[PDB]
Context: bound to proteins that are not shown
RNA sequence: CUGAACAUUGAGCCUUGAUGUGUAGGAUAGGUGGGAGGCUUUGAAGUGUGGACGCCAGUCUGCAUGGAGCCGACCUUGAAAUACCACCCUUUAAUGUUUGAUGUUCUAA
Numbered sequence: 001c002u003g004a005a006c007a008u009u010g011a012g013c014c015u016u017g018a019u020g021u022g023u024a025g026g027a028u029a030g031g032u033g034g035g036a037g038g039c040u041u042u043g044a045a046g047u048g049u050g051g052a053c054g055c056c057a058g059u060c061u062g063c064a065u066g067g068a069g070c071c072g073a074c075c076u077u078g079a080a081a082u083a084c085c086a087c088c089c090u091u092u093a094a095u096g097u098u099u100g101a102u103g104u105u106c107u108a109a
Stems, first nucleotide, its partner, number of pairs: 003106011015094001017092002020089001032086003046065003050061004
């Protein structure tokens, strides 16, 4: 010179969920800002499942039952502190994608 659709798949902004355990921290530190707190009546929690470790006696929470309120021990260690509300990436999932890969089908080069 050399194209079209569709299928599959890493990674970048992200967008929406669940662990993020170093060392120290009893245990629930990706991360960043708000923040000592949630009871809204199938509703968090509690009782049970999966994921986190069992490292100092622990609990968190996806998701089901459940109108039935728990525990960061409202510590404190560290560079940063946890609930929870924004919301990040990884592991992962679904969307918007952006991009690089291969596949498939077709004919128009």
An RNA structure (23S ribosomal RNA) from Escherichia coli, in which 109 nucleotides are resolved. It comes from the structure "Structure of the SecY protein translocation channel in action". Rfam match: Bacterial large subunit ribosomal RNA. A reference for the family is Cannone et al. (2002), "The comparative RNA web (CRW) site: an online database of comparative sequence and structure information for ribosomal, intron, and other RNAs", BMC Bioinformatics. The structure was determined by electron microscopy at 10.1 angstroms resolution and released in 2013. The sample was in a buffer at pH 7.2. Primary citation: Park et al., Nature (2013), "Structure of the SecY channel during initiation of protein translocation".